[PDB]
Context: bound to proteins that are not shown
RNA sequence: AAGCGAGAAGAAC
RNA sequence: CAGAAGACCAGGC
DNA sequence: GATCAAGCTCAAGTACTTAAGCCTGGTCTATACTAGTACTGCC
DNA sequence: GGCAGTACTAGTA
DNA sequence: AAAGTACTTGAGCTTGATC
Repeated sequence: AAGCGAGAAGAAC
Repeated sequence: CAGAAGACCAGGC
RNA backbone atom coordinates (compact mmCIF):
# COMPACT_ATOMS: atom_id res chain seq x y z
C1' A A 1 0.00 0.00 0.00
C1' A A 2 -3.81 -3.42 -1.20
C1' G A 3 -7.89 -6.30 0.78
C1' C A 4 -15.11 -8.90 -0.45
C1' G A 5 -16.80 -17.57 -0.80
C1' A A 6 -13.39 -23.51 -1.56
C1' G A 7 -8.00 -27.53 -2.77
C1' A A 8 -3.00 -31.82 -3.14
C1' A A 9 -2.24 -36.41 -4.92
C1' G A 10 -4.75 -44.15 -4.92
C1' A A 11 -1.88 -47.80 -7.50
C1' A A 12 3.48 -48.07 -9.86
C1' C A 13 7.40 -46.51 -13.69
C1' C B 1 22.99 -54.09 -26.83
C1' A B 2 24.98 -55.45 -29.70
C1' G B 3 30.67 -57.55 -32.23
C1' A B 4 31.51 -60.72 -37.47
C1' A B 5 36.00 -62.12 -39.24
C1' G B 6 38.73 -63.02 -43.39
C1' A B 7 39.84 -62.17 -48.37
C1' C B 8 39.85 -59.29 -52.60
C1' C B 9 39.16 -54.75 -55.43
C1' A B 10 39.00 -49.55 -56.22
C1' G B 11 40.63 -44.83 -54.08
C1' G B 12 42.80 -40.25 -51.11
C1' C B 13 46.67 -38.96 -48.75
C1' DG C 1 110.97 -91.99 -44.53
C1' DA C 2 106.64 -92.63 -46.74
C1' DT C 3 101.80 -93.45 -46.64
C1' DC C 4 97.43 -93.33 -44.56
C1' DA C 5 94.03 -91.57 -41.37
C1' DA C 6 92.07 -87.97 -38.69
C1' DG C 7 91.12 -83.33 -37.88
C1' DC C 8 90.50 -78.62 -39.32
C1' DT C 9 89.33 -75.01 -42.55
C1' DC C 10 87.10 -73.04 -46.55
C1' DA C 11 83.61 -72.67 -50.12
C1' DA C 12 79.23 -73.63 -51.95
C1' DG C 13 74.44 -74.63 -51.48
C1' DT C 14 70.00 -74.31 -49.23
C1' DA C 15 66.62 -72.30 -46.28
C1' DC C 16 64.45 -68.48 -43.69
C1' DT C 17 62.90 -63.25 -42.76
C1' DT C 18 61.75 -58.52 -44.18
C1' DA C 19 59.75 -55.61 -47.50
C1' DA C 20 56.33 -46.83 -45.55
C1' DG C 21 52.15 -44.66 -42.76
C1' DC C 22 47.55 -43.84 -41.85
C1' DC C 23 42.68 -42.96 -44.18
C1' DT C 24 37.83 -43.90 -47.36
C1' DG C 25 34.39 -46.96 -49.97
C1' DG C 26 32.69 -51.50 -52.42
C1' DT C 27 31.56 -57.14 -52.94
C1' DC C 28 31.85 -62.06 -51.48
C1' DT C 29 32.13 -66.21 -48.42
C1' DA C 30 33.14 -75.06 -50.04
C1' DT C 31 31.47 -78.87 -52.75
C1' DA C 32 30.14 -83.35 -53.11
C1' DC C 33 28.59 -87.90 -51.87
C1' DT C 34 26.27 -89.40 -48.96
C1' DA C 35 23.22 -91.90 -45.57
C1' DG C 36 19.24 -91.42 -43.17
C1' DT C 37 14.54 -89.13 -42.71
C1' DA C 38 9.52 -88.62 -43.97
C1' DC C 39 6.19 -88.50 -47.17
C1' DT C 40 3.23 -90.60 -49.98
C1' DG C 41 1.52 -92.89 -53.33
C1' DC C 42 0.28 -98.05 -54.32
C1' DC C 43 -1.51 -101.88 -53.04
C1' DG D 1 -3.14 -99.38 -42.93
C1' DG D 2 1.04 -101.35 -44.19
C1' DC D 3 4.64 -101.84 -47.83
C1' DA D 4 7.49 -100.11 -50.92
C1' DG D 5 8.97 -95.99 -53.80
C1' DT D 6 10.58 -91.72 -53.76
C1' DA D 7 12.32 -86.42 -52.55
C1' DC D 8 14.28 -84.00 -48.88
C1' DT D 9 17.57 -83.00 -44.69
C1' DA D 10 21.65 -83.76 -43.01
C1' DG D 11 26.03 -84.98 -42.01
C1' DT D 12 30.21 -86.34 -43.55
C1' DA D 13 33.26 -85.59 -46.60
C1' DA E 1 60.63 -59.53 -63.79
C1' DA E 2 63.50 -60.99 -54.28
C1' DA E 3 67.44 -60.25 -52.21
C1' DG E 4 70.47 -61.11 -48.43
C1' DT E 5 72.45 -63.53 -44.55
C1' DA E 6 73.42 -67.45 -41.78
C1' DC E 7 74.12 -72.27 -41.13
C1' DT E 8 75.44 -76.86 -42.58
C1' DT E 9 77.88 -80.28 -45.29
C1' DG E 10 81.42 -81.91 -48.22
C1' DA E 11 85.91 -81.72 -49.99
C1' DG E 12 90.70 -80.58 -49.78
C1' DC E 13 94.83 -79.25 -46.71
C1' DT E 14 97.81 -80.07 -42.47
C1' DT E 15 99.69 -83.00 -39.12
C1' DG E 16 100.93 -86.96 -36.99
C1' DA E 17 101.36 -91.72 -36.18
C1' DT E 18 102.93 -96.39 -37.63
C1' DC E 19 105.40 -100.00 -39.97